[PDB]
């Protein structure tokens, strides 16, 4: 140098409802149990 | 009294353009990351 996949929450991963609407763990954070 | 544990919540599509009525998703380029391959002379 060609190629082919992939960048999403503070970390590690879903969502392509085929263009009309972003969650899960953990993480912090507030209360409660001591 | 610290974990564990239990009820609650907060926290945002990798840049720049560009089709679109309207983009996280679709084009075009850049960035960074991987993974293949770079053979006969």
């Nucleotide at each position: 140098g060609c190629a082919u996949c992939c960048g999403u929450a503070g970390c590690u991963c879903a969502g392509c409802u085929g263009g009309a609407u972003a969650g899960a763990g953990u993480a912090c954070u507030c209360g409660g149990c001591u | 009294c610290g974990g564990a544990c239990c009820g609650a919540g907060c926290g945002g599509c990798g840049g720049a353009g560009g089709u679109u009525c309207g983009a996280a998703u679709c084009c075009u380029c850049c960035c960074g990351g991987a993974u293949g391959c770079a053979c006969c002379a």
About this RNA
The PDB entry is titled "Cryo-EM structure of an Escherichia coli ribosome-SpeFL complex stalled in response to L-ornithine (Replicate 2)". The RNA (P-site Arg-tRNA) from Escherichia coli K-12 has 75 modelled nucleotides. Among the 50 different proteins in the entry, which are not shown, are 50S ribosomal protein L13, 50S ribosomal protein L23 and 50S ribosomal protein L28. The work is reported in "Ornithine capture by a translating ribosome controls bacterial polyamine synthesis" (Herrero Del Valle et al., Nat Microbiol, 2020). Ions in the entry include magnesium, potassium and zinc. Rfam match: tRNA. Rfam classes the family as a transfer RNA. Its family is annotated with triplet codon-amino acid adaptor activity in the Gene Ontology. About the family: Transfer RNA (tRNA) molecules are approximately 80 nucleotides in length. Their secondary structure includes four short double-helical elements and three loops (D, anti-codon, and T loops). Method: cryo-EM, resolution 2.7 angstrom. The entry became public in 2020. The reconstruction used 137,494 particles.